[PDB]
Context: bound to proteins that are not shown
RNA sequence: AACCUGGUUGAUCUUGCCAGUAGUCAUAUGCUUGUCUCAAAGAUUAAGCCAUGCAAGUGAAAGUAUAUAUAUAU
RNA sequence: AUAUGUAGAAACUGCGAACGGCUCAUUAAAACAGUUAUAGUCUACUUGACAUU
RNA sequence: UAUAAGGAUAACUACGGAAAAGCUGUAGCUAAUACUUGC
RNA sequence: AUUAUCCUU
RNA sequence: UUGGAUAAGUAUUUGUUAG
RNA sequence: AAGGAAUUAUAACAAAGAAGUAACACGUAA
RNA sequence: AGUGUGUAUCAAUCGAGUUUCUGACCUAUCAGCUUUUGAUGUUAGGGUAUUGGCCUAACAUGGCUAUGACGGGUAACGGGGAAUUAGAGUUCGAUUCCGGAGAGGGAGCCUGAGAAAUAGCUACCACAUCUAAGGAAGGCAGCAGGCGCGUAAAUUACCCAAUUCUAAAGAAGAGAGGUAGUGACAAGAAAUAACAAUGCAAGG
RNA sequence: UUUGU
RNA sequence: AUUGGAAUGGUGGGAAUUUAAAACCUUCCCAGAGUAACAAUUGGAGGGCAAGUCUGGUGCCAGCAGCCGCGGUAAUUCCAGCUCCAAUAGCGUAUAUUAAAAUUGUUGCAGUUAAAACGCUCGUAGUUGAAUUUCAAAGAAUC
RNA sequence: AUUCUUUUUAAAAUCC
RNA sequence: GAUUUUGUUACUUUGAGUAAAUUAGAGUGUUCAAAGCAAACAGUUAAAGCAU
RNA sequence: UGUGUUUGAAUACUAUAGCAUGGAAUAACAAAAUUGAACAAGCUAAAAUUUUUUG
RNA sequence: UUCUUAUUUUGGCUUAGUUACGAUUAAUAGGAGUAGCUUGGGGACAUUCGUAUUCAGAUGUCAGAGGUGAAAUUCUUAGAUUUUCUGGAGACGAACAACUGCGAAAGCAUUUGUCUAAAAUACUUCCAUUAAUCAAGAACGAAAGUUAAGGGAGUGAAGACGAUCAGAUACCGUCGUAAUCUUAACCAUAAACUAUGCCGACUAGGUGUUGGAUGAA
RNA sequence: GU
RNA sequence: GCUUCCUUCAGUACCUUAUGAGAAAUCAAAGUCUUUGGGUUCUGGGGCGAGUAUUCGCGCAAGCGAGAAAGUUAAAAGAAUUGACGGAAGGGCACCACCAGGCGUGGAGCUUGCGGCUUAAUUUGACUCAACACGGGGAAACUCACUAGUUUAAGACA
RNA sequence: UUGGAUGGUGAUGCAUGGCCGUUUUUAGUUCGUGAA
RNA sequence: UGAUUUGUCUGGUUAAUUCCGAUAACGAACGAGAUCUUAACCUGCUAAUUAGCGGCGAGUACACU
RNA sequence: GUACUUGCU
RNA sequence: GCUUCUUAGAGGAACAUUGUGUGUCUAACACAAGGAAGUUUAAGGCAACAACAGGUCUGUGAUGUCCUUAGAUGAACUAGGCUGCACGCGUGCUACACUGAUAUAUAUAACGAGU
RNA sequence: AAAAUAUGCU
RNA sequence: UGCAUACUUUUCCUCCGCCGAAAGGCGUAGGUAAUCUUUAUCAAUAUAUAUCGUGAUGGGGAUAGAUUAUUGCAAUUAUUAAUCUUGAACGAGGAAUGCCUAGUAAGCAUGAUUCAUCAGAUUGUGCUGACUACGUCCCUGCCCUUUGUACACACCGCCCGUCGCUCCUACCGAUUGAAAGAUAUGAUGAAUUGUUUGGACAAGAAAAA
RNA sequence: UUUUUUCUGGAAAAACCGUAAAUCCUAUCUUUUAAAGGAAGGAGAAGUCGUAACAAGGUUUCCGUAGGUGAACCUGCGGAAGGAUCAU
Repeated sequence: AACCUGGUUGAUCUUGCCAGUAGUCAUAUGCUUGUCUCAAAGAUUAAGCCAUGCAAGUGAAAGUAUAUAUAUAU
Repeated sequence: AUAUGUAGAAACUGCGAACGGCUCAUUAAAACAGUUAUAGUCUACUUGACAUU
Repeated sequence: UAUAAGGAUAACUACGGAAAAGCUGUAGCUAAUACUUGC
Repeated sequence: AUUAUCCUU
Repeated sequence: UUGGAUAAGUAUUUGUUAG
Repeated sequence: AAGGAAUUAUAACAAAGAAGUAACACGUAA
Repeated sequence: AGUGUGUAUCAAUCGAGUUUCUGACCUAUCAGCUUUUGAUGUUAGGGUAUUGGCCUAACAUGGCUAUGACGGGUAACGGGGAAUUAGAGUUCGAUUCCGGAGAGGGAGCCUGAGAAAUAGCUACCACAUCUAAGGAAGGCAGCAGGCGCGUAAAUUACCCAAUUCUAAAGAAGAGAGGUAGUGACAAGAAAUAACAAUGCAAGG
Repeated sequence: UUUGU
Repeated sequence: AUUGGAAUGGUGGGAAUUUAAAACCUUCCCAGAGUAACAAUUGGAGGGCAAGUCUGGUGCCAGCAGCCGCGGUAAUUCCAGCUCCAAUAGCGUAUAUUAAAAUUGUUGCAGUUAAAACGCUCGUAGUUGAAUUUCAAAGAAUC
Repeated sequence: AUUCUUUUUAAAAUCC
Repeated sequence: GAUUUUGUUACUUUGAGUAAAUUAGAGUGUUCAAAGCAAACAGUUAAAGCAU
Repeated sequence: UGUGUUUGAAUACUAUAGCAUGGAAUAACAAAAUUGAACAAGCUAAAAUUUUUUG
Repeated sequence: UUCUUAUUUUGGCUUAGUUACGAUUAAUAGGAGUAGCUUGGGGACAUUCGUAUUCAGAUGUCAGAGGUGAAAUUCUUAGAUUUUCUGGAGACGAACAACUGCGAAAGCAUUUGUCUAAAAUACUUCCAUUAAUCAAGAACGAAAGUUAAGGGAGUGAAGACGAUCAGAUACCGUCGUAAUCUUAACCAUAAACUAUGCCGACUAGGUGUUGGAUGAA
Repeated sequence: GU
Repeated sequence: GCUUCCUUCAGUACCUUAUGAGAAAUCAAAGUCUUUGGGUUCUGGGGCGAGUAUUCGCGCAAGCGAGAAAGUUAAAAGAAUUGACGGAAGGGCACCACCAGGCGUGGAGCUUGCGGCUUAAUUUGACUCAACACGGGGAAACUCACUAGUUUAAGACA
Repeated sequence: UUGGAUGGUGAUGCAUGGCCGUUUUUAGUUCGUGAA
Repeated sequence: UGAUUUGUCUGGUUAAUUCCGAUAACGAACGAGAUCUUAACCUGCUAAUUAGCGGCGAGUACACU
Repeated sequence: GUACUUGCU
Repeated sequence: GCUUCUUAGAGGAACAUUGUGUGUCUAACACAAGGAAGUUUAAGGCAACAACAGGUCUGUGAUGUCCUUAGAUGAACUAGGCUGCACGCGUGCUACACUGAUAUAUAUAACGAGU
Repeated sequence: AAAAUAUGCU
Repeated sequence: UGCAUACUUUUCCUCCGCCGAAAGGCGUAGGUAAUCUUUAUCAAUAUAUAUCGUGAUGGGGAUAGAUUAUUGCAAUUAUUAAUCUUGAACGAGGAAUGCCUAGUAAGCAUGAUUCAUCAGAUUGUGCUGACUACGUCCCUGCCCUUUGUACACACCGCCCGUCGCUCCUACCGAUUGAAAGAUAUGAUGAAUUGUUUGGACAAGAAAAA
Repeated sequence: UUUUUUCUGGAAAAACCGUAAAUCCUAUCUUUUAAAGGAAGGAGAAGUCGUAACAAGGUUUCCGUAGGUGAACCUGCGGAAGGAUCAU
C1' cells in the first nucleotide's frame, strides 16, 4: 500500500482448487505482565428460575393544624 | 387568659407515579427510515388574549 | 344569606379480631382550594 | 347583578 | 357630548339563508 | 377576512343544552 | 394596586393517533390465492376523538398474481452505523441515540388528561412461597447477588457532590446517573540504559 | 587518527 | 570486555492539591540502581519464510507438520543444549468474517478440446430497436 | 499565435 | 417601429426541507498522541481601550 | 471615575424516491388523412351595456 | 313595497369564398408481389420397373454340398450343391455418387402423375418500421421400445447348439424367436457433433464448385 | 468457337 | 439459334498469410480483448459422492424433466516435449538371428560348481544372456572367515 | 590399580574411491553462433 | 510463451552422423577412424655371438678319370 | 664327391 | 672366405594399382591381370558420451558409519569342512568300433619353463 | 633364510 | 637316536652310468641360460606292416579288491603312483540347447598358471586343412523415421469390477413408531365492560306527642 | 315511641348480545429420534476371482436403447471419431 508464493508432472505450459498471508469496534482461549491515560463488559445458549437489600414520592409567602413546641405587650 | 407569630409529625386533598431504566421472543410491505396529509382528530403542565340564562 | 351558604369525614380518642399481610366494625367528632347550593 | 344595540343626531 | 326605545346561550346538536 | 378549493371565520332566524363566570389563601410598587 | 390556586373558549406550546408516496434476507422440491367466519366495493346505520368492513343490515362480485402473490425458513427488532476499501461492492448492526414491542404467555378491566400500565387490579395454567392446615400474598428481561446453561461475562460498594427529573419545586428523594471496586474486551503514551578511558577488529 | 567491540 | 563515576525512573514514605468522602494522576522532600538480582517473553530456524547439512538423544517409534511433506543409524523438519531469528508488554490456538477473489466477476470471469451453448425451430411476458424536422454567421479579452 | 464572452436569423398571440 | 410567451417526461444543473452521534475536514501544544472542544493575550501586580 | 478584551464550536453528507427550477444534445410519449384543418364572410342561441313599462 | 320589455358589441350553431390549406426517404432492415423449357433425391398421396434372395413347380446332373485359419454343427441315394424356364412373396434401389444438392433439425437418392411448400436471381411493383432473441408454452423429433391390426423375405438381442479355450455364458460356424417392413398411436431420449447459440458491421487474397444474372467470342 |  | 470467357449475386468448400488470436493443438473466424461494453438468451464454479437420495409434473410401462446434502477426497482434468513401450507402419544390421548345413550337449558313466538334501560346520558372496570349472577357490597344518577346543598377552597412552 | 584405544575374513558396495562386468565391438555423443 | 527442435538430414553407399548430395542452418570436437603388436616379402642391406653357409686339415666305407 | 667323425679361419 | 638362410635394427613395398564395368559419371561398388599383399592383408587391446542405486568394505595400514576387544570379532596351537547325498541345472573328460580296437616303426613342431 | 658332514653331552 | 654348535652347499630342470617292471632310488656333466634339460628335435592324429574282421566282441572301462615307491611332521575321507584282478551304460540319442564363414570349423594333441603332492580348470602353442554360401530379415536382439499411448522406479507398467473382513456415513424400512411445538375447526367454558331484572338501606316528604 | 305510601343514589344475585382466558378431542404441518432386515457409498490392509480399459491392448473405442451373463462385461439395432484413414 490498486501486491503474490508451495503443491497435479520425467521435466513444461495451462484450467483449476487446496494452502500460505493481513485485518476485525470478533469472541473464546494458552502463556506472560515493570507504568500511566482511557473503559467494553450474562446479547449469543435458558424472554429460564430466583434468597436477599433497595429501586418513586412529594411541605422555607400561600389549602388544610387544640398530635405537638416555642417566642413576643399584657 | 387575651392577639399574633415562628415552626409541626399523623391526616384529607392536589400532582407525578403512563418519566426513566432493562431486554429483543414475536415481528418479512407489518415495523423502520425519508417524505406528506390531518380541508378527517384529540392534546396534561405552561403561556397569551379573554365570559353567556 | 353575600358585612359571605349546606353537610360528610380522615387522622384521633375507646372495644376488638385473626398466624400474617400495604387487613379491618360499631360509638363520637371535627375541617378545608375534597363534595355541594349560590350574591 | 349586568352587558350590547337603534331614532331625533 | 346626550334623552328615550330595544336585545339578552359559550361550546355542542339539529333545521333554514348570507358569507 | 383567509385559503387553492369550505358545509372555513363569522352574521341572522327556529330550536335544545352542558360547564362556568372566584363563598379559596398569601403580600409588591417609596 | 401584587401574587398564589382554580374555572369557559381560542391559539401556540410539550405531543400522540390515523395516513399517502418510495425503499428490504433466502426459497418455486410454495402456482394460483382471498371470498359461508368481511374477501373487494356501493348504500344507510351503530361505534369511536375524528374517517374507514372497525362493526351492523342490505346489495353488487369482486380484489392480488412469473415486476414471484399466497405460502415456508431466518442460530431476523428496524435506522442513521461498524469491518474492509484503488473504485465498485460483501459481511456484522442486541448493543451510548431515534422509533417498535414486552414485563411468564395468552385474556380482561378501573382510576386517571394521558395505561389495555404490571415495583395497578382481575381470571387460567405452569411454577413457587408462608401457613396454627382455616387461609394469605408472587413476579429481578430495574440496580447488586444466588441457582441452572454453557467456553463465555464485574461489588449484595459510596453518593445524589456533576447532569437532569418529580412535587405543595432552594434546604426532600432520584440503583436515572456520577464516583469507587474487578477488569491483558479493545485503544494510546513510554522504562528494562546512556557516557569517559584502556585492549580487539576494521580504516586512514 | 574514525566506528563498533 | 575490563574499569566508575554522573543521571533518572521503579519502589517505601511524607506533604500540597484533588474529590460528597476516599483513591489515582499531578508537584515537592527524605530514603531510593551495578550481575542497575529493580532480569521480558511467545513462536520458530527444509521450502511459502526472515533466520543452523551447529552439537547431543531416538531410529517408521515417539513424533512433528496450516500444504509439500521428514523420521528404516549424519534426522538441516522428532525430544534436547548453543546460536540466531520475527514480534514486543506482547505473541500464539480455534471458529466466524473480509481482502487476496479478475475463483460470483455491472465496469470484470468462461463455455471446440479443462467445468460448461438446450436436439432444432416457432413463440408471449422481458430486453434492446433505420434515418429525418434549426442550421450558422458575426464582434472584444490570456497565447 | 489559440481559446473564450456577447448580438441576430422564421411564423403565431403581447405591446404605439 | 420597438418593447416578448409559443409540449410532457426520463435525464442533467442548481437550489430550499435537510437531527444529533459518527465520518473527512477547519482552528485549537490535554507534557505530544489517543484527545477534549477549549482557551489566547496586557498585567511582583499597572498600561491602554471605553463612560458619563 | 471604574469597567478585561477577543473570541470557537463553521463546512460536505444525511437515498435513487419527495418540492422548485435553467436546460439546445440524447431517449420515448402525444398530436400525424378512406379525409383533418384555419382565415374571412353571412347565419342563429346566450352574456356585457344602456333605454325603460308602471303601482 | 313590486310585474313588462327592448335596442347595440362580442365568446357559441349552421352555411359559399379565401390559405405555399395538411401524408419525411423507402434502411447493401423486413413482409408481400411479379417473371423466368429457375432450382432441388424438400414433402405427401397413388403408381412404375429392375435386381438378387427365398418359396413352389418343371428339368438334367450324380456323392458329396455350406463351412472355416482350421474343424465340427447342419443338409445329402427319398437326387443335396449346380444350369435353365415359369408363378408367388418380401426387401432394396447399388454401379452413376462426389471434401455435390434440398430440409430449421431428425432426414431425404428407380420412373411416372397429382397436390403442397421453400429458396435463389432480376425488377424504376407495393406496404412504410411491420425487426432480433427469448422465462412461460407449442410443433417436429434417429435407432430402440410399447399398444392394436396387417405383413413377415433376408438379417437377426433371446435361446439352442458345434467349436477355440486352463475355464469362454463370447469373439468363429449352423439354426432360430422378439424385431426389422406397412396403417393408427404413444414414448421426446442419442457422440441429436462444425461438440462452436442466434442476429448484426468490419478486417486477405487465391483455387474451385452448385444455381442464377450481365457483356463479349 | 459455331 | 447453340457452346466458353469477363464481371456480379447467393450459397459452398479448400490452400497460403497474419505487427490478429489464443495454453497449444489450431482458428479468416475461436479475429476486430487489460487500449477489457454491438444486442440477446442459456449454461459452469475441484473431484468422488451422484444425475444417487426424497418430492413434484409427464408417460400405460420402460423412464423422462425439475434435483440436494451427509461423508469422503490434494487433486482430477486440457495441451504439448523427451524417453520407454506398441500381437503399429516403413527400412537396416547381427552365424552370440538365419538361408548351405555342420559339430555337438541334453541318451550313459565319470569329473567338478552351485541350487537344494541331514547339518556343532558341511565358512561365505553371487540368481536369464550380466552367476552356478566364479571369487584366478586343481582345499591333510595354516589358508579357514566355521565348529569341537586349547593358549597368549600381541591392552599402545596419562 | 583406574581412565585409554588398535585389530577384526565382524555389519553395512542401499554410506564409499578405484578396478571390473554389462547397455556395448555398436555407432553414435556433443559444442559455438544462428533460426522456431 | 515453452520442456525443446535443428546440425545429428529426402536419397545412393558403407564399418560407421563413413563419404557423395538436395539442405535454416553454418562451422568445430569426441566416438568410428587413424595408429600400435603378431603370420606374411624385399632391402644379396646392416651384421655375427651362443646360428649357419663353406674351405681344407686328418679320416672312417663306396664310387672312380 | 657322398652316409658318418676332428680342428682352424 | 661370408650372412640368403638362425635372427633382427631400420627403411621400403598396397593405393581399389592397372585394363574391362556398375553408378546421381560424383561418392562407391564388380570382373581380370600383375603382384606374397585386392573382404582396412587377416587376429588383437586401447571403447566415447550417460549410466546400473550391477559386483567387490575376504585386495590393500584405500575407506565413513555401527559393534566387539581377555571366556577376543588380535596372534597362535590340536581335530574335522567345503570331497558327506532322495534330487536338478550346468560347464569338461572316457566311451558307443572296421574311414576300427591291438603290437611294431618311421617324418616331425613353436611359444614355452628352468640355481 | 635351507640339506646333509663333524664335535660335546646323553 | 636327541639338543647346542662349527664347515661343503642341499634348496631347478635334469642328460648319462648304474639299481629297480615301473613307481622310484644312487653318483655325477651342464647351465642365473640360441652354450645344460633340448630342441640337427620333446606329443599325438597318423602313416605302413602284422593280431583281430563289427558278434555289447577281444570294443567299453563305471565298480571294487591286494600293494608297491615317492611327495608331504602329517595321504585315515583308500592324494599321486607301477602291477594284477573287477565288465556299468552304449544299436548314436525325445521336447529343447550351444557354437561356427578359413590354416579357421572339427579332430588330434602339447606349453605354462596355481605347485611340499595334484589338470578332468584357465591361458597360450602346434599337427590333420574339410561339406558349404559370399546373401536374407522369416525367427531372436538390437539402430533408425513416422505414428498411438491413461507408461515415467518407465508393460516384470498401469489400473477395473465381483466376492470375503473391519469401520464410518447416509437411504428404504412393517411398526395404525415416538417425542416437541405450530396452527385451524368444535365442544366444554373462568372473569367481565355495557343494557335489562333486582331492591340489603341511607336518606326525604305525612300522623299522633 | 310507633305506622304506612311516595322519591332519587344505589349491593349481592340473574339474563342478554359481546370480549374471551383455560382444558380436550380431530386433522394437518414443521424439527430430531427408534426400528428386525434390505440396499448403496467411502476409507482401510500385502485378502479372493478374473483380463475389462491404456498399443490395431491383442475382437478399435465410445454413445443411445432392449435382452443376457459370477464380475470386469457381451450381443442386436441406429449413430460418433474423441480412430487405426484428412488421400484415384
Molecule: 18S ribosomal RNA
Organism: Plasmodium falciparum 3D7